About this RNA
ITS-2 from Saccharomyces cerevisiae BY4741: 87 nucleotides with solved positions. The work is reported in "Sequence-specific remodeling of a topologically complex RNP substrate by Spb4" (Cruz et al., Nat.Struct.Mol.Biol., 2022). The entry is indexed under ribosome biogenesis, DEAD-box ATPase, methyltransferase, nucleolus, RIBOSOME. It was solved by cryo-EM to 2.98 A. The entry has 16 different proteins, among them 60S ribosomal protein L15-A, 60S ribosome biogenesis factor Spb1 and 60S ribosomal protein L34-A.
Context: bound to proteins that are not shown
RNA sequence: CCUUCUCAAACAUUCUGUUUGGUAGUGAGUGAUACUCUUUGGAGUUAACUUGAAAUUGCUGGCCUUUAGGCGAACAAUGUUCUUAAA
Numbered sequence: 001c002c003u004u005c006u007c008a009a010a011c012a013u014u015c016u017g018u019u020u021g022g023u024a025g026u027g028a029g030u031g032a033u034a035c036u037c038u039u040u041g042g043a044g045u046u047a048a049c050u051u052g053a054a055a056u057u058g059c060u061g062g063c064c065u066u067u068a069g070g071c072g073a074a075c076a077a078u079g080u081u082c083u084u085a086a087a
Base pairs, nucleotide, nucleotide: 007021008020009019010018011017012016026054027051028050029049030048034045035044036043037042062071063070064069065068
C1' cells in the first nucleotide's frame, strides 16, 4: 500500500458497410539472418527464446529554455501545495 486514455469523425442503407485518426512498454539476460543512414564514433530498424514484480555499481549522448523542463508540446513546460482518508 495509489490503480491503469474502455473512442471520435466523414460518407452510404446491404438490421449494417467503407475510409481516416487515436495505443510509449518492469528490469535483467540469450540470439541470429538482414536493411538504411553515418560526423566511420553508432543511430534507427529486422526472427526467435529465458524469467517469483527476479536485481551487487555500463562514466558524463546531443540541441533549446532556465533557475529541473521540450525534442510524443516551442515566444511551449516543471508535485511534495487538497488535510473531517481526522484523532